This is an experimental structure of RNA (crRNA) from Aromatoleum aromaticum EbN1, with 24 nucleotides shown.
The entry also contains Csf5, not shown here.
It comes from the structure "Csf5, CRISPR-Cas type IV Cas6 crRNA endonuclease".
Released in 2018, the model rests on X-ray crystallography data to a resolution of 2.29 A.
[PDB]
Context: bound to proteins that are not shown
RNA sequence: UCGGUGUUCCCCGCGCAUCGCGGG
Numbered sequence: 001u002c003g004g005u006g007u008u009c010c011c012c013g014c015g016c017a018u019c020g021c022g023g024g
Base pairs, nucleotide, nucleotide: 010024011023012022013021014020015019
Other pairs, nucleotide, nucleotide, family: 006007cHS008010cHS
C1' cells in the first nucleotide's frame, strides 16, 4: 500500500517478424 475479479475501443515500439514480446 491492498475500491473495480478478468482481455481489445483505438493508437504505437521492438524483434530470429501473417508471428512473438512489449508501450499509450

The work is reported in "Type IV CRISPR RNA processing and effector complex formation in Aromatoleum aromaticum" (Ozcan et al., Nat Microbiol, 2019).